[PDB]
Context: one part of a larger RNA, bound to proteins that are not shown
RNA sequence: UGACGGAAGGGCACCACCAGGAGUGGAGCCUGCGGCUUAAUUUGAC
RNA sequence: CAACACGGGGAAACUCACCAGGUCCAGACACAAUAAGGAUUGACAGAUUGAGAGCUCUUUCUUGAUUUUGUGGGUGGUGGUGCAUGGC
RNA sequence: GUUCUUAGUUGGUGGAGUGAUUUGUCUGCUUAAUUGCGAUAACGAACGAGACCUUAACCUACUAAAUAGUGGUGCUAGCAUUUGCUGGUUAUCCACUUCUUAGAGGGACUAUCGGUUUCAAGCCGAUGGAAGUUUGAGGCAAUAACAGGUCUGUGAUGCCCUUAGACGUUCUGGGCCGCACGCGCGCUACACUGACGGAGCCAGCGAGUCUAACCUUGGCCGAGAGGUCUUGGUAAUCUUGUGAAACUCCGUCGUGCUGGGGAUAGAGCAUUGUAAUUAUUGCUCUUCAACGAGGAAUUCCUAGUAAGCGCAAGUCAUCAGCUUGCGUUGAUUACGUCCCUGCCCUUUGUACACACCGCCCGUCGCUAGUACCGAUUGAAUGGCUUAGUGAGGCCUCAGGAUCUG
RNA sequence: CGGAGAAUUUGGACAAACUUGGUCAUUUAGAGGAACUAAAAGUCGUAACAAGGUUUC
RNA sequence: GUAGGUGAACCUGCGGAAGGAUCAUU
Numbered sequence: 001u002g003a004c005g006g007a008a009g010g011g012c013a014c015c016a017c018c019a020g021g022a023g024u025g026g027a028g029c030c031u032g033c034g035g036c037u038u039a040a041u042u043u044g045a046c
Numbered sequence: 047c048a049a050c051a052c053g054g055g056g057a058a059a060c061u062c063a064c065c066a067g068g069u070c071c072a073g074a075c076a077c078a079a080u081a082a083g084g085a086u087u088g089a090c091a092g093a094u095u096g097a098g099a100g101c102u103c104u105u106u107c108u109u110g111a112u113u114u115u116g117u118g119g120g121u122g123g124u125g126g127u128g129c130a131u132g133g134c
Numbered sequence: 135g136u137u138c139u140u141a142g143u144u145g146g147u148g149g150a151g152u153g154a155u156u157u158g159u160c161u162g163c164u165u166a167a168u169u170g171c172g173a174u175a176a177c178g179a180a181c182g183a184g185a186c187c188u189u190a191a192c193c194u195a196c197u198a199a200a201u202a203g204u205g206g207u208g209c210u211a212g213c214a215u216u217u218g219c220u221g222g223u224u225a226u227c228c229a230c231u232u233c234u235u236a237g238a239g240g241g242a243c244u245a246u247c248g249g250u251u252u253c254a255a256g257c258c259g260a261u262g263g264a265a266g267u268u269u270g271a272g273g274c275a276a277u278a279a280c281a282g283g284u285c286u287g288u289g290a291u292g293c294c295c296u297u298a299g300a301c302g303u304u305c306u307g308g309g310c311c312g313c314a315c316g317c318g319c320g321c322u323a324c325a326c327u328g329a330c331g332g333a334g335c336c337a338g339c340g341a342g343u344c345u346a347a348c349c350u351u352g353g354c355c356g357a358g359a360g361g362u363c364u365u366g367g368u369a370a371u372c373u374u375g376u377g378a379a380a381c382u383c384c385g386u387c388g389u390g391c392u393g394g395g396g397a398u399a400g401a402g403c404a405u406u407g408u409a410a411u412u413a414u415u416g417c418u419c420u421u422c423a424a425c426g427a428g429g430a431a432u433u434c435c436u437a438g439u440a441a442g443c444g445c446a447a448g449u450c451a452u453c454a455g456c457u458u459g460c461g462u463u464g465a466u467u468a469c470g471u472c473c474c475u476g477c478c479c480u481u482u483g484u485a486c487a488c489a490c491c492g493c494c495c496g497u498c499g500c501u502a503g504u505a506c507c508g509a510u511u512g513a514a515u516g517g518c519u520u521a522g523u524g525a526g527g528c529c530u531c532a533g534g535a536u537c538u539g
Numbered sequence: 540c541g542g543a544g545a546a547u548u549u550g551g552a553c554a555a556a557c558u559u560g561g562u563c564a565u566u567u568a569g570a571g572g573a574a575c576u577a578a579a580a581g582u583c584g585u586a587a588c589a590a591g592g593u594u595u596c
Numbered sequence: 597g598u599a600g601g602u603g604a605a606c607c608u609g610c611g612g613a614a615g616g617a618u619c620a621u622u
Stems, first nucleotide, its partner, number of pairs: 001487002003484003007481007016471002020435005027322003031318004035313002043053002064308005070302001075118001079115001088107002091104003122296002125294003131290001133284002135280003142181003146177002148157003160172001162171002186273005192240002196237004202231004212219002243266001245261006324428001328387007341373002348367002352363004394425001399420006441463008490591001492588001495584002498581001501577004506572002510568001512567008521558003526553001528551002532547001536543004594614003597610005
Other pairs, nucleotide, nucleotide, family: 002489tSS004589tWS005592tSS007590cHS013472tWH014018cWH014019tWW016474cWS019467cSS021440tSS025430tHS026323cWW026425tSS027424cSS029455tWS030051tHS030319cWW032050cSS032052cHS033046cWS035314tWS037041tWW038040tHS039065cSS040308tSS041312tHS042055tWH045049cSS051455cHS057061cWS058407tWS058451tWH062309tWW062310cWW063286tHS063309cWW067096cWS068097tWS068099tHS069303cWW071298tWS071300tWH073120cWS073298tHS074119tHS075077tWW078116cWW080114cWW081111tWS084110tSS085110tHS085112cWH085114tWS086109cWW087108cWW091100cHH094101cHS095097tHS100105tWW121297cWW127285tHS128132cWH130285tWH130291tWS133287tHS138277tWW141182tSS142168tHS142276tSS145159tWH145178cWH146158tHS147158cHS148175tWS151153tHS158176cHS158177cHS160161cWS161172tWS163254tWS163255tWS164169cWW165167tHS167183cSS170255cSS171254cSS193195cHS199231tHS206228cWS208223tWW210222cWS212220cWW214215cSS226227cWS231233cHS234370cWS241264tWS242263tWS244245cHS251255tWS253254cHS262266tWH263265tHS285291tWS295301tWS297298cHS297300cWS300302tHS323394cSS325328cSS325392tWH326389tHS326390cWH336379tWH337461cSS338445tWS338460cSS340374tWW340446tSS342367tSS343346cSS346347cHS350365cWW351364cWH356359tHS358403tWS358417cSS359416cSS366372cSS367369cSS369372tHS378444cSS379443cSS380462tWS388389cHS389390cSS395424tHS396422tWS396423tHS397422tHS398421cWW405414cWW406410tWH406451cSS407409tHS436467tWW437467tHH438439cHS438464tWS439465tWS440464tHS449454tWW471473cHS472474cHS483589cSS485587tWS485588cSS493587cWW494586tWS496604cSS497582cWW500578cWW505573cWW508570tWS509569tHS520559cWW524555tHS525554tHS527552cWW530549cWW531548cWW533546tHS534544cSS534545tHS535544tWS583603tWS584604tWS589592cWH616617cHS618620tHS
């Protein structure tokens, strides 16, 4: 000087919350990823 | 968070990078080892092949300084490295 | 792309400090804002924010429109018949620009009036206004960074590898989709605020073919998908008023895994394509699974928004359950807070700087090394010392070989 | 009756050397014991550094 | 500092310090 603090103060955000809505997670299927399989199931990205 | 309907990635072939196979050189060019009674190229048909492919063989025709053979040197690569990088 | 959608960042000269550095860049109010009022060892500036640009709102104002539209004359089918309603007249006239379009401009500046602010910056009400939250939405967007992604966008590229039995390139075929299973984005649902059948019949953003096969109206054929004959359009002209869907009305269904749902599967008909098998897709009939509103968890969202609904475009020969946009119908709740998760500023602590996914402590395990303690009444050596024994030479008591005078 | 006188010998002092005991200095063996230190990636927890989550000492 | 406990860092009691997380209530 930073960064951090289960330190403090002030301000702020629906990629936070409160009040709620629509949901998603449960079903079937679509699709991507892993795994498995494979001669190969090309590969990057977690 | 800032991978996972993201790579504009909805791939039958192509794409394609993978796998089983088969071709071609699209190996420039200074250089030396092949050429002026042939360095080379191509091919009907049949074997062969997935293939109506002269890939290779059976084998004899076509073409003709363009190649072919080795050195040097290039060229391409969706091969690696995004921890060598630019850009985005 | 992210840090980071916040408001942050930096010289010059001056001030402070030996210095790293600091001040400027701030107590307090204010703002969305390092926005401003102001305060003040700072003054004056730069970037960012804002300003700006695009777009969505309005403009009975200007200009101008058979590529937009409106009235009235022609021609003119219906109804009604005292001249009226609705209609067609795309070379059927004239006038106009309210609707539409696009140029130039206007308009808003929180205007006016109250209240309240320390003292202002501002803020809160009401009125007016088309619009008063930066008017709504975006585009652009600083300084420092990340070993974030991309060498598989690049004839961007270093190095390495390979380069003729190729890791080049092409061709055939297969694969990328393969299925005990786990996860993310989604589509369809679980029904009556519905499904089905008729009928009603309303958008906006766009795209589209001349070396040619694109968007396709209309006629005909087909139950459908689709086929066929033409047509218009290189496009405000035609497709197209894209006659979208949700929605509305009238009916059937009647609460049952039911006429909800449409997974799986069989058979057939078409389209694209050289090629549909591992079903491209479309269509017809049949089959009719789970699902009875979904645990712990978890996402997005504050107004023409959420949600529902479809449409165009992108990819595209064919293939949307995807995305990018567009319009249609249109709520509930809140107008806050810092509890959670985070962000900004300040103060503060720090043993952190690879920065809390930091750093760190001890036992216990592994290995190695070094000292220490240690039975051995351990050992050895040397000095000093107690008590003993004690060689030897020296002094001394003697002794007397034999050499002697 | 005198002298020189070797071996030998008395008592002394000086004492080497040895034994015993003590003390000190130095070195050294030792079953075993118990520490400390060091050493790229061991186990258990998380005590300290933030109010380190019970302020630390 | 001291004392006790305890696999281990450590925990607890009493007194003390701030090197504290308080220089502060006329």